Entry title: CryoEM structure of the Leishmania donovani 80S ribosome at 2.9 Angstrom resolution. The RNA (LSU-beta, nucleotides 1 to 542; LSU-alpha, nucleotides 1535 to 1782) from Leishmania donovani has 601 modelled nucleotides. The 2016 paper behind the entry is "Structures and stabilization of kinetoplastid-specific split rRNAs revealed by comparing leishmanial and human ribosomes". Lineage of the source: Eukaryota > Euglenozoa > Leishmaniinae > Leishmania > Leishmania donovani species complex. Among the 71 different proteins in the entry, which are not shown, are eL36, uS14 and uL18. Rfam match: Eukaryotic large subunit ribosomal RNA. For this family Rfam cites "Crystal structure of the ribosome at 5.5 A resolution" (Yusupov et al., Science, 2001). The family is grouped with related families in Rfam's "LSU clan". The reconstruction used 213,108 particles.
[PDB]
Context: one part of a larger RNA, bound to proteins that are not shown
RNA sequence: CCCAACUGCAGACCGUACUCAUCACCGCAUCAGGUCCCCAAGCAUAGAAUGCUCUGGUACAUAGAGAAAGGUACACUCAGGGAAGUCGGCAAAAUAGAUGCGUAAGUUCGCAAGAAGCAUUGGCUCUGAGGGCAA
RNA sequence: UUGCCAACUCAGAACUGCUUACGGCGGGGAAUCCAACUGUAUAAUUAAAACAUAGGUUUGUGAUGCAUCCAAGUGGUGUAUAUCGCAAACUGAUUUCUGCCCAGUGCUCUGAAUGUCAACGUGACGAGAUUCACCGACGCGCGGGUAAACGGCGGGAGUAACUAUGACUCUCUUAAGGUAGCCAAAUGCCUCGUCUUCCAAUUAGAGACGCGCAUGAAUGGAUUAAUGAGAUUCCCUCUGUCCCGAGUUACUAUCUAGCGAAAC
RNA sequence: UGGCGUAGCAAAGAUCUAACGGAGAUAUA
RNA sequence: CAACAUGCAACGUUGGAUACUGGAGCGGGGAAGGAUUUCGUGCCAACGGCACUCGUACACGAGUUGUUCGGAAACUGAGCACAACGUUAUAUCGUUUUGUUAGGAAAGUGAAGGU
RNA sequence: ACUGAAAAGGGGCAACAGAGAACCUGGGAUUAUAUUCCAAAAAGAAAUUGCAUGUGGG
Numbered sequence: 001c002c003c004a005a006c007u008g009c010a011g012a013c014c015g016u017a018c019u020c021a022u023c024a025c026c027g028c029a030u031c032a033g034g035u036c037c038c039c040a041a042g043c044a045u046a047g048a049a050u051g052c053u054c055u056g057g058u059a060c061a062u063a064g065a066g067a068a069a070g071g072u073a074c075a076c077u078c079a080g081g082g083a084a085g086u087c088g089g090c091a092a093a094a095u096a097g098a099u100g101c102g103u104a105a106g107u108u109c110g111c112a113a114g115a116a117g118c119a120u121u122g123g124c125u126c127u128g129a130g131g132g133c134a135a
Numbered sequence: 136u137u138g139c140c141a142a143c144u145c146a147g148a149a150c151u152g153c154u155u156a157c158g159g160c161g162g163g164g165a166a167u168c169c170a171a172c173u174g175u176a177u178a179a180u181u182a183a184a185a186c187a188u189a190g191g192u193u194u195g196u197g198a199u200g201c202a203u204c205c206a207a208g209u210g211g212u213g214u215a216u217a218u219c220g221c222a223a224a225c226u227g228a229u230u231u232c233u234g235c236c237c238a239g240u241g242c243u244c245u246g247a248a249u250g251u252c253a254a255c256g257u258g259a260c261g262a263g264a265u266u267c268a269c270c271g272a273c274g275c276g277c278g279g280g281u282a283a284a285c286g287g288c289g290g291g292a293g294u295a296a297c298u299a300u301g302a303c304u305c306u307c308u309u310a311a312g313g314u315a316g317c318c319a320a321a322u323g324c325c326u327c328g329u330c331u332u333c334c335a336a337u338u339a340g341a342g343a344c345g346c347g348c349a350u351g352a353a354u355g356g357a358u359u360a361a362u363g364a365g366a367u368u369c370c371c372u373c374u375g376u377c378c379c380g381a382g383u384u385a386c387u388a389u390c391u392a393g394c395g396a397a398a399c
Numbered sequence: 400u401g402g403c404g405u406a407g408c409a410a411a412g413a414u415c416u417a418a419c420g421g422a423g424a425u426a427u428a
Numbered sequence: 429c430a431a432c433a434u435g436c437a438a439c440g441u442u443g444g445a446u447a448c449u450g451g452a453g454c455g456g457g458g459a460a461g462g463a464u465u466u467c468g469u470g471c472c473a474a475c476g477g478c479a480c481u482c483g484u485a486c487a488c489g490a491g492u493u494g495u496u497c498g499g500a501a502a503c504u505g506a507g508c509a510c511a512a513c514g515u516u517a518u519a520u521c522g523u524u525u526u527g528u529u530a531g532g533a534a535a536g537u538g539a540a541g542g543u
Numbered sequence: 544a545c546u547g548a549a550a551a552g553g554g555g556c557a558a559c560a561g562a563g564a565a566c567c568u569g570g571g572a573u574u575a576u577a578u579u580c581c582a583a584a585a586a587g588a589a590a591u592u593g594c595a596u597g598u599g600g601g
Base pairs, nucleotide, nucleotide: 001601002600003599008594009593010592013499014498015497018462019461025034026033036458037457038456039455041053042052043051044050056449057448058447059446062392063391064390070387071386072385073384075383076382077381078380080378081377084376089373097121098120099119100118101117106111108228122151123150125148126147127146128145129144130143132139133138134137135136162371163370164369165368166367167366168365169363170362174186175185190226191225192224193223194222195221196220201213202212204210230357231356232355234288235287236286239285240284241281242280243279244278250275251274256269257268258267259266289307290306291305292304293303316350317347328344329343330342331341332340393408394407399401414445415444416443417442418441419440420439466490468488470486475483476482495590503561507556508555510553512523513522514521537549541545567587568586569581570580
Other pairs, nucleotide, nucleotide, family: 004598cWW005597cWW007595cWW007596cWW011591cWW016494tWH017463tHS017465cWH018024tWS020459tHS020460tHS021035tWH021460tWW022410tWW023484tWS027031tWS030476cWS036560tWS045047tHS045049tHS049158cWS053450tHS054451tWH055450tHS055453tWW061411tWS069388tHS074410tWS076383cWW079375cWH079379cWW082373tHS082374tHS082376tHS083089tHS083090cWH083091cWW083374tWH085376cSS086088tHS093373cSS095161tHS096160cWS102116tHS103115tHS104113tHH105112tHS106360cSS107110tWS108110cHS108359cHS124149cWW131140cWH169184cSS172188tHS177182tWH189227tHS191283tWS197217tSS200214tWW203211cWS206519tWW207515cSS207521tWS226353cSS228359tHS229358cWW232352tWS233353cWH236310cSS237284tWH245246tHS252273tHS254271tHS255270cWW260265cWW282285cHS287311tSS294303cWW295300tWH301303tWS308312tWS309311tHS313314cHS313351tWS314352tWH315351tHS316356tSS319326cWH323325tWS333339tWW334336tHS352355cSS359360cHS375379cWS386409cSS395404tWS395406tHS396405tWH397403tHH398402tHS404405cHS413446tWS421423tHS421481cWS423437tWS424426tHH426435cWW427434tWS464466tHS464491tWS464492tWW471485cWW472483tWH474485tWS490575tWS491492cWH494578cSS495565tWS496589cWW499559cHS504558tWH506557tHS510524tHS511524tHS511529tWS511534tWS515519tWH519521tHS538547tWS538548tHS539547tHS541546cWS542543cWS558561tWH566578tWS566588cWW568587cWW570581cWW572577tHS573575tHS
């Protein structure tokens, strides 16, 4: 002076609360608007659609009584007719999942196409087919 | 061959039932106009046929360059580039085509462009300022080129064996006289054009016709399958749109407790 | 200051009961 | 000379009931932004467009602990502009990453060797 | 602590989502903070940076 396995002592600085939103931010406000990221259950179902539910979180949105007309609606229905309504089928109704058969003209051959159209679907008790492993 | 086991899906049968019964979830067909399509786009009245697009063409340009920022510099951008590049325009997929005009206005090219235009430059009269002459560039003029540059693309009269029309003649005239196409079309005044179709009835729609007030070829013409929260017309279905309205619901208005404004 | 105790305080479903708290009661010539 | 007919309506917490959100949540944590709203006790003047006994109101105390978490010490990116130089009447202008400032002498480090 | 090989192109900023980063659970540790707090049986178990002595080797 270097290397190796242990041991000894030391290991400074700033943030650290809370919020991230139908009340903590911006919108003069505790405004039905806006605002990046992470975690994400059960059943029906093709499902992060949509409906209901265990954990978590809520019952806060000014309330009570309550059958007037007139309204608004993320509300319905209607005899016979069925667009005669109306600028105009505006709005509403209608169609609808999946499976099988079927499908025109036109065409840049790719489509058109879910064209059009027909039919099947529940519940229950059975039957067949579709595999893994070991010797 | 034998033994043991998981997780689901599909098909078929018998019996039995329908009050056609959660949520969720395309109405469809015959055609015309426009844009090819997806996309973008007027935050707060316009989402379209407008812009973009791929495709087409044209122009500038070899770096001491073209376009071009910049008050200024050995300043800056396309350019970390190099013609299969970069910059500036127009058109708007494909298919099929893109005709005639360079007179005008642009842009551009010469030399055989000798006219004209400024300063400087040179010479002269004069004491001198002043003055006069000549020389004197790009441009303009002259001469060409170019329309996928801006654009433009005619009139009148006669004539065929009934009439009507005029292939056919003549005439005026232009830079050229609208060619291929296409149409009462988002372009047609007249105009609710005329004929056919659609309907009981059609200022609408579709197909034709064309002396087209004022259609027409990248100022793009003609088509065009697919596509569209685009414009329009019929048909089936369906319906409280309607004949012609009626009943029911939640929340209001209504009455109450509390609270409690504005417009004017 | 009239309008005026008027318009209104109507999206997001919704509250109910008992005991206890509290001045907010079961409050009477 | 009873109770209804002469104290109405409304508040909190706990238990029970019913219901909603329905994992793209009125669930649990962060950035931007806020900055004590967090937490406990008291409290009802005003404020939470109705009401509070409640509160993110108000008042009075308290609360944020790091060798390893995030940053910085110590990366580079689109980029920025100090020096330098050049412009400008004037720097309050330009250049300043295509490997890199400046007509431009910007290295303070030290291989091998002599101490 | 002289002598001079070698190294061209000054200083810095820009990332709390890129690069980089050595720690984990348990709790009776709270009115309120925690991978932050806990002390000899640390409830304990590790990782890593700097320097230093000691033993082993060079």